[PDB]
Context: one part of a larger RNA, bound to proteins that are not shown
RNA sequence: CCCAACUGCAGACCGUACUCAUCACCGCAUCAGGUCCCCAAGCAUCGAAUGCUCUGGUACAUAGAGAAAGGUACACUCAGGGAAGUCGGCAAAAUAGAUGCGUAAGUUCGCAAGAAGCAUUGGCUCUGAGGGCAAA
RNA sequence: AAUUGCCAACUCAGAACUGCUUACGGCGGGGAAUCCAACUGUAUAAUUAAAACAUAGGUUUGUGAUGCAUCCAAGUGGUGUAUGUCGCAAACUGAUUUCUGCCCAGUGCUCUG
RNA sequence: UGUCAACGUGACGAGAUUCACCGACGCGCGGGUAAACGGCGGGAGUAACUAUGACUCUCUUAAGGUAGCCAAAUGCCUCGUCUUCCAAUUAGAGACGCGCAUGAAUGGAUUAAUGAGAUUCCCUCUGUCCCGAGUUACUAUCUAGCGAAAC
RNA sequence: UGGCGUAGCAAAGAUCUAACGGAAUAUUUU
RNA sequence: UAAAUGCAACGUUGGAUACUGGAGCGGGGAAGGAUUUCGUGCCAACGGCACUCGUACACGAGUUGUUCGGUCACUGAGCACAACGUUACACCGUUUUGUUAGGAAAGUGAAGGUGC
RNA sequence: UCUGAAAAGGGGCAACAGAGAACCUGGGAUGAUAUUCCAAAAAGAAUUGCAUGUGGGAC
Repeated sequence: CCCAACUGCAGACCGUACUCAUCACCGCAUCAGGUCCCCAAGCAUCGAAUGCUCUGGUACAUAGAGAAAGGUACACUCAGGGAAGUCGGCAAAAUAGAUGCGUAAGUUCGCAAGAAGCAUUGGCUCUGAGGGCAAA
Repeated sequence: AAUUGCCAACUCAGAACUGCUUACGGCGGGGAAUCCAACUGUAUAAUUAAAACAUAGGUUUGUGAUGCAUCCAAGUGGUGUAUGUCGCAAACUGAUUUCUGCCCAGUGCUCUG
Repeated sequence: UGUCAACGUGACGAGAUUCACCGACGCGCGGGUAAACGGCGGGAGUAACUAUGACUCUCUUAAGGUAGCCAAAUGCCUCGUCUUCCAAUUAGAGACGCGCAUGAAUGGAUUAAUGAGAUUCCCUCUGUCCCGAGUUACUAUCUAGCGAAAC
Repeated sequence: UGGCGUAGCAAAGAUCUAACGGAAUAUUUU
Repeated sequence: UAAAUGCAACGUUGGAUACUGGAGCGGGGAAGGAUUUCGUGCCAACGGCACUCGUACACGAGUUGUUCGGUCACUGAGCACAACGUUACACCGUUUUGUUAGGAAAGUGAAGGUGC
Repeated sequence: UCUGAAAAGGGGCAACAGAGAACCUGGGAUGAUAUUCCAAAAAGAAUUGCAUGUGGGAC
């Protein structure tokens, strides 16, 4: 001077509260508008559709009494007729899931197509088919 | 081991009996024709989403780098160009099918003594 | 090769001034080009009933609209004329074309599929209507608190 | 300053009860 | 006597009812905000009604890193000091197609000698 | 502690979602902070950057 297994001492600077939104940001404001990322339960069901619920979170939006007319609605129903309404079927009504059968003209042969159309669907008690693992 | 034993999961297809007040939510109305644009797409934030624009397809023009187009007040300045005609720049029409006739007198563009 | 500028080259004059010659691209002349901008006709007569005009003549252009398509988002007249749809249709569809003023990458014609594109008809369905009636929730209506604007 | 205690303060379903707290009570002589 | 002469409304706790329904009035971050965070007190003004409540007002408190984020310490689309050139005048141009500047921009140190 | 081989192309910045990066649980440790606080039975168990000194292998 190099190294292995230990051991001793020392390990500098800045950020760190809270929010991230139907009240903390931008819209003169505690404005039904706008704003990137991560975690995401149970049942129905094809399901991150839609409906209800355990955990967590809320009851905060000025209220009370209460069948006038006329209104707004993410509210409805009407005998007989069925677009006669209207510029105009505007608006509303109407079809609807799944399974079996069936499906025209035209066509660039791919389509048209869920074309059109008919039938079944509840509940309860039963029956059949569809597999793995061991071994003398 | 065409045997015996043990065990999981939820689909599909049938039968008897029995019932209806046609009974949550969610969930295409259909057909025969004419006009325009081929189609998917874009697009007047705050009255117009369309037949407008774009598109693939088609045609034409300039150009071999000391180039063509072209920025720039200026320089040994800058872009297509990290490129090289199956490339780059500038126009028109607008899928496919079947076609695209005649005119160079006007205006423009272009080539020689 | 006619015309067009400066610069050059010569002259008269004492010199300024002035004159003469030379002098490029371009413009004129001569070609090309329309998937460059664009354009693409009149008037008479004429066939065994009438009509029409395949045929003929004439004036004229750079060329005289060809294939196609149409009262079409393009047609004034115009609600054109015929058929269909209805009891009835200035609407829709299918035909006709001397087309005020259709027409070929200023693209012509046609097209399956597609469209919050424009138009007509049919089935189903309905408070759109005949002709309206009843019901719900929030308002309006009364009260407590609070409390503007426009004009 | 009239308008004027007027127009309104109506999206997001909704509150009820007992005890306690609070000056906000169970407050009257006439 | 009790009603017909003190109405109406506020917070907490227990119980009831009901909503959000995991693409939530759940739990954490960036941009932006900067004490709105916590305890105690308190109701003049403010939270278009109310308040005893408050993100209001007053007085005091709270943010602890060898290992988390940044930095020490990478390159990208890019920027533009130096150098050079231009401009009456830098307040202009060039500056990644391996790369500044007609351009002398390296201050590092392989083998070897001496001394330790 | 002299002499000198080889090395072309000045100095910077730009990412708190790219590259990179040695730590985990429990707590009776708060009114409010925590993978940041806890002290001898550290509630404890670790990983990594430098300097050292001793025991050992080699100069």